[PDB]
The PDB entry is titled "Cryo-EM structure of substrate-bound DRT9 hexamer complex". The RNA from Escherichia coli has 163 modelled nucleotides.

Context: bound to proteins that are not shown
RNA sequence: CAUUCUCUCAUAGGGAUAACGGUGUGGCCUUCUACCUGUUA
RNA sequence: UAAUGGGUCUUCAGUUGUAAUUCGUUGCAACUGACGGGGGGGUGGUGUCAAAGCCGUUUCAACCAAGUGGUAACUUACUUUUACUUGGGUUUAUACCGUGGAAAAGCCUG
RNA sequence: GGCUUUUUUGUU
Repeated sequence: CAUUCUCUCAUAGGGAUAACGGUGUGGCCUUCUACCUGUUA
Repeated sequence: UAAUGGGUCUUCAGUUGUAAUUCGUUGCAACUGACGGGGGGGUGGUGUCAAAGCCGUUUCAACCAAGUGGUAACUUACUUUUACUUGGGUUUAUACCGUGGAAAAGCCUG
Repeated sequence: GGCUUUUUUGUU
């Protein structure tokens, strides 16, 4: 030597493919916080 | 009247009172108590016959270090029994590993 | 023509 797809003599060797996989932040849903007090209907 | 912003409290143990209990126990209310280490130096009070001790107060420190012969560094580290990051799905923008391509450059060949 | 290094784009 695609980390993708596919083939096979299948712990190895071909093919074409440019996406494949993954992170932090945010929105939606979903629960999950007593009380008090700011703003609006 | 709902979003939204700013705050408060939550624990444990004991006592009291109170309401149940199927008497094992539990709830509620009020008080009391606990709820942020250690070491070195200076100093005061307390303590004793003198101390130890106890209670202060001031100062030094990244940790190990309440230690070392000596005292700093390091987290993609260290060693090693030894070490983990937000409740779960759902997609705007940011962005990662490797591989693609488009550009430039610097080398070999030409 | 090949090698290496930067930049950009797809994944986005």
The reconstruction used 40,373 particles. The work is reported in "Non-coding RNA mediates the defense-associated reverse transcriptase (DRT) anti-phage oligomerization transition" (Han et al., Embo J., 2025). The structure was determined by cryo-EM at 3.46 A resolution and released in 2025.